[PDB]
Context: bound to proteins that are not shown
RNA sequence: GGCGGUGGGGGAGCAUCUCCUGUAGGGGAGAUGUAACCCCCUUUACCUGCCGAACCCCGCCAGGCCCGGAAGGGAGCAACGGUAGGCAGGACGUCG
Numbered sequence: 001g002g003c004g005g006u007g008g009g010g011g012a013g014c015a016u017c018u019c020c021u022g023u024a025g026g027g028g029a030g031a032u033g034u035a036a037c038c039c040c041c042u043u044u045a046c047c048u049g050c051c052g053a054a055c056c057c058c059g060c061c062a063g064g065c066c067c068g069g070a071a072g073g074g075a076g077c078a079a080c081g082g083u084a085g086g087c088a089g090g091a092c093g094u095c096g
Base pairs, nucleotide, nucleotide: 002094003093004092007041008040010038011037013034014033015032017030018029019028020027021026047089048088049087050086051085057082058081059080065074066073067072
Other pairs, nucleotide, nucleotide, family: 001095cWW004044tSS005091cWW006042cWW009039cWW016031cWW024067cSS024071tWW025072tSS035083cSS036057tWS036082cSS052084tWS053083tWW060079tWW061078tWS062077tWH063076tHS064075cWW068070tHS068071tHS
């Protein structure tokens, strides 16, 4: 210099299904699947910075929208914060 970014477990949560429930919004209980939050074990697979897919990726949800007489609740877009994934440097690992 080059080349590389590891396996998993636990639960919250989220997606899809199934079941019960409340004369709206809703509420309970489970199966399966999981990257995203929390924590642990393994590993060189980790650091600091900028990006990241508008939305059919996660959280967070201002406003605005919806259901409601209200209380309150829903969906959810920017922004913001993150995943997947990238551009740098640096260090770890390798040189097959």
Molecule: 7S RNA
Organism: METHANOCALDOCOCCUS JANNASCHII